[PDB]
Context: bound to proteins that are not shown
Molecule: sgRNA
Organism: Campylobacter jejuni
RNA sequence: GGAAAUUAGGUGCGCUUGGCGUUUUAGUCCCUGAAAAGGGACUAAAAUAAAGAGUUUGCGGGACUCUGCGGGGUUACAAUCCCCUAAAACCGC
DNA sequence: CTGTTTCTGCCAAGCGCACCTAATTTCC
DNA sequence: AGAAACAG
Numbered sequence: 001g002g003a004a005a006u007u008a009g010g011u012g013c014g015c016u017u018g019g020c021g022u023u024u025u026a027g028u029c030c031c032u033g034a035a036a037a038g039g040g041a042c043u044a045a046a047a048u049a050a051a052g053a054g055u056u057u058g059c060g061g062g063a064c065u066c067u068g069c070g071g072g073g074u075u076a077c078a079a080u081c082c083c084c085u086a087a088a089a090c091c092g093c
Numbered sequence: 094c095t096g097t098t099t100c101t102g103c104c105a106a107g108c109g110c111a112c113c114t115a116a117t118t119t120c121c
Numbered sequence: 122a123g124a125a126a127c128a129g
Stems, first nucleotide, its partner, number of pairs: 001121020021048012051067004058093004070084004094129008
Other pairs, nucleotide, nucleotide, family: 033035tHS033036tHS049068tWS050068tHS054087cWS055088cWH056089cWH057059cHS057090cHH062089cWW062090cWS064088cWS065086cWS074078tWH074079tWH
């Protein structure tokens, strides 16, 4: 250096979720002002990459799933080309 | 046609896989 | 890291 095993501590990749934050539309409460104009705290809801795809099954659906900030290959270069890179359930007929 | 500054999303809990490191065992 | 406004 190499094959196997055990314990402990780390790294990376992947997955399942939670809480913010922000933008928007409103609301609750309070505040300055004659009016204008506003201001602050808080609460709710929507959005949270642009946008797309798909079998299981013949077709359709979302009250389904997946892709969407990575890497590799290719080559006057490395990319939009190629690969990692899908597959079930449920509902309706 | 140059020189300089400003501004960028973030943390938490847990489960998997592939490895690394440090010890320990059998071997080549 | 890297866009781009500010500055000259």